[PDB]
Context: one part of a larger RNA, bound to proteins that are not shown
RNA sequence: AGACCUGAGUGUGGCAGGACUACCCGCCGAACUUAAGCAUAUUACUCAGCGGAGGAAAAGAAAACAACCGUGAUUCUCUCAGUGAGCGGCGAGCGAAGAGGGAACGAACUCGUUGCCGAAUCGGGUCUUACAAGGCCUUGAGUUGUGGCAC
RNA sequence: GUGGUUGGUGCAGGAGUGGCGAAAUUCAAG
RNA sequence: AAAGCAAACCCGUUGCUGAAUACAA
RNA sequence: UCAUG
RNA sequence: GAGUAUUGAGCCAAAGAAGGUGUUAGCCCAUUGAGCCAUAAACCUGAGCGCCUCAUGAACU
RNA sequence: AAGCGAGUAGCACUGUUUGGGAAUGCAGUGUCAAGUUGGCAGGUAUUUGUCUGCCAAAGUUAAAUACAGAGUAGGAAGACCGAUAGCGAACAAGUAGCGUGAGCGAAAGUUUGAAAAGCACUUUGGAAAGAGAGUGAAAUAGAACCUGAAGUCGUGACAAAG
RNA sequence: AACGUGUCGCGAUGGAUGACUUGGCUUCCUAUUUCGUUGAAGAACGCAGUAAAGUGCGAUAAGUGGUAUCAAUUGCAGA
RNA sequence: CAUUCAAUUACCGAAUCUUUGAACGCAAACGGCGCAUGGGAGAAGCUC
RNA sequence: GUGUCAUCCCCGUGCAUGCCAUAUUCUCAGUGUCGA
Numbered sequence: 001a002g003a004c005c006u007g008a009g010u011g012u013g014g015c016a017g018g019a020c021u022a023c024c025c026g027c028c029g030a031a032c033u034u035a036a037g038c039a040u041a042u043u044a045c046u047c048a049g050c051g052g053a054g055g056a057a058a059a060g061a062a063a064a065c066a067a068c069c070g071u072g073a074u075u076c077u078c079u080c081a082g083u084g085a086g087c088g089g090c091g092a093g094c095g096a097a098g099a100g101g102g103a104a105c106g107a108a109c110u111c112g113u114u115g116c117c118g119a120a121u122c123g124g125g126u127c128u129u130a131c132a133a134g135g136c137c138u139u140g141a142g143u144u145g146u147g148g149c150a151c
Numbered sequence: 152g153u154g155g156u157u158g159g160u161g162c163a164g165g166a167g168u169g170g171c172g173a174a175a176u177u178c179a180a181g
Numbered sequence: 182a183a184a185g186c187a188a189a190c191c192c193g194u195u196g197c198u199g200a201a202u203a204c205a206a
Numbered sequence: 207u208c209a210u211g
Numbered sequence: 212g213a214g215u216a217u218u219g220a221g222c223c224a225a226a227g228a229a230g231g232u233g234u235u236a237g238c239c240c241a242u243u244g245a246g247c248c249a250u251a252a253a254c255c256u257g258a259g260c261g262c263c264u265c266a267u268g269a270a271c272u
Numbered sequence: 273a274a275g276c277g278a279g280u281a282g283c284a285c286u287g288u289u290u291g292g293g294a295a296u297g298c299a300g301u302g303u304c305a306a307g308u309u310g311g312c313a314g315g316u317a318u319u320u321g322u323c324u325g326c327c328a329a330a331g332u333u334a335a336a337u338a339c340a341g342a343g344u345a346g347g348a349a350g351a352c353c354g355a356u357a358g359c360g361a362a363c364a365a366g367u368a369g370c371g372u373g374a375g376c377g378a379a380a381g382u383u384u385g386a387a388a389a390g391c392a393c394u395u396u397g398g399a400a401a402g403a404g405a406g407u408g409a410a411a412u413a414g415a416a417c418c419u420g421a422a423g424u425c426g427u428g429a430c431a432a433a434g
Numbered sequence: 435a436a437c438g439u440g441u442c443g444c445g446a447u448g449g450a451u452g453a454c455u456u457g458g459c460u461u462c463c464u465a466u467u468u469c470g471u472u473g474a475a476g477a478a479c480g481c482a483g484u485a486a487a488g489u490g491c492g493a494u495a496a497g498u499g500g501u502a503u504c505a506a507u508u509g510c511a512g513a
Numbered sequence: 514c515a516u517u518c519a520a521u522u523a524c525c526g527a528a529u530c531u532u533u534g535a536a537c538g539c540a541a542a543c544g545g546c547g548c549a550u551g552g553g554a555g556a557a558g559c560u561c
Numbered sequence: 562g563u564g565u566c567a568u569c570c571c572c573g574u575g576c577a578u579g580c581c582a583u584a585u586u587c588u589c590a591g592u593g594u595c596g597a
Stems, first nucleotide, its partner, number of pairs: 002595003005591005010584007018469001023054001024052004034041001038089001064071002075103004086094002108332003111277001114150004120146001121141002123138005152267003158263005163256003167250005176220001177236001178219003184198004204211002221238002223227001230240002252466001282303007310327005342468001344465007352458002369376002381454001383453001390417001393404004418452001423447009434437001476533003479492003483510002498527001499525004538546002547576007558565002561562001
C1' cells in the first nucleotide's frame, strides 16, 4: 500500500421533549393539632414539591404457609380483630398475619446456564397479485455467537 | 390429515349501528 | 239547571227541583 | 232612574 | 277570554308512560309494539366457506 | 452425559421505616461466601445435633379490584335544593370589575299577555309628558310590565288635647 | 290658631311571599372509549346583504362535499 | 330541485384549515433577517 | 407588437439539538495493533 480496533463528517429512514394527571407507580417530605405543659411519641410513612404510564395501574407462577387426616401463583371481599398478638415518656395512643365461607379462573409460559448441532439467523435488493414467516441473489451485520432440539 | 394466527385472492350469515313502522269521542246538552 | 236531591247495594235504563237573573259602597 | 259585565 | 270543567252516553287496551296543546285529556298531537330497509374495516358463526402459496401434527427413516 | 443467574447473599457501624420486640424492610461505607455433600425460611441471642418446607440474586402474563376536585359517546334515576337556596355561574360567568404581579372575583329569573292585538286619531306642551279615544277577560297586565308584604311617606275624614 | 299626636279610607316608595323551573347537587350503568413533530392543549386576529357581545367557522371563513329527509328560514330583505 | 340541484334540518366517510404555541433556520415591546432549491411577475436593457 | 431579461419584488419546499439504524458498500483521523 492495505487490514483490524477506537473515533469523526455528511447523505438517507426513524424516534424523544409538550398537554392531561380523579384513580395508579417511584422519590422527597412538614407544621398547626393531641399528650390538659413539652423534647421521644402522635398528626403521618399525610399536605405541599420533583418524575412516569394506562384504560386501569401495580402484583403474580414459591429460596410460600404450616406443624395438620396437611394446604398450594397473584389480586379482592366477609371474618380473623380494636385482638388475654404485639409496639408505646408501657403514657396519650397505635396495630397486623396464617387458617375458614366466597368473587375470578380453559392460566400459564420465556431467556441464561448443561448436553447435542454450528449461520440452518438478521438486514438489504428482486420475483411470485405479496415492503409473504415463500423463491433467487447479496459481506452488509454476525463466530467476542444469531438460530434449532431435549433431559 | 390439519392450519382463516403465513401471505395473496374471492363471497356468506349473525350481532352492533342508523332509518321506517300500531288503537279508540274534538260525541250530546250554551 | 253545561246544576242538584232520592241516606252502604239495588230500585234508578226511574222520579221531582228553578225557568233568575242576581250583583255592584 | 240609568246603563255594563 | 279559552271547555283538559260539569252532566249523560260510547269506545281502545299485549298500548293507562310521565311530554305538548289558551283550565285538571287513555280518545286533540307526539311517543311505545310486532315487523321491514341499509349497513368500508373490526367482532361471532367451535374450523364461516372456496382456490393458489406456505407451514406442520400422526404412521416408513 | 453433565448441569440450575458474585461485589450477589451474608456480617460490622450509621441512618431511616415497621406491630416486628438481642434488630420487619431498605440505604450508605468497610468486609465479602458456599456448591445439592449445598443454600435460604421455620417471630428470643450463641455453640452443637436432628426434622420440615422451598431453590434468591434474569423476563412476560387476562379476570375478579380503584377512579377521593379526569375525559369522549350514550343512558337511568332521587322521601335532595327551589333564585340571599342549589355549583362562584338557571342569564353574552371564570364574564364585568380589582391588583405591577402571583392572583381575587360579582350582581343579575326579559315571570306583559292565549295572541303584540305593544295605545291609530283629537287636544295642550320646546320636549318629557298630561287629558280624551281605542285593543284586550283584565291596563288595578303599558315594556322589563305575574302576585305586590313589612317599614316609611302624602292626602281626605274624624277624635281629642302636648 | 299653627306645629305635633292618634285611629280609619285612598295613593306613593320598596321588592318580601306564593305559584312556576330547558338549572344545580347526589347515586347508578353501558362501550370497537383516551391527544401531540402527519404540529396538540392554550393564546391571537379575522369571516354575514344588514352583525357590538355570544355561538359557529378559517381568505373555500354563521361554511364547501356526501348521505338521509322533504318545503322552508324568518327582525327586515333576498331567492 | 321538488319525480328533490332548498341560505331547511340531522348525521358522516371527501376536503379547506390565517398568525402563533413543545415550536424546531436565526431573532423578537421587530407582522424583522437568512442559506439551498423550484417557480412567478418584470412597455431596464437585448433582439426580430 | 412579440420573445428574452440584470438589479429590485412575490410564492412553495428543506435547513434545531440529541439518540437509533444505515451507506452495493460514502469521505476521513490516530508516535492504538499489525502487515507490506
LSUa_rRNA_chain_1, nucleotides 3 to 461; 5.8S_rRNA_chain_7, nucleotides 1 to 169 from Leishmania major strain Friedlin: 597 nucleotides with solved positions. Entry title: CRYO-EM STRUCTURE OF LEISHMANIA MAJOR 80S RIBOSOME : WILD TYPE. Lineage of the source: Eukaryota > Kinetoplastea > Leishmania > Leishmania major species complex > Leishmania major. It holds a match to the Rfam family "Eukaryotic large subunit ribosomal RNA". The literature on the family includes a 2001 paper in Science by Yusupov et al., "Crystal structure of the ribosome at 5.5 A resolution". The reconstruction used 742,580 particles. Released in 2023, the model rests on cryo-EM data to a resolution of 2.89 angstroms. Among the 72 different proteins in the entry, which are not shown, are 40S ribosomal protein S8, 60S ribosomal protein L18a and Putative 40S ribosomal protein S10.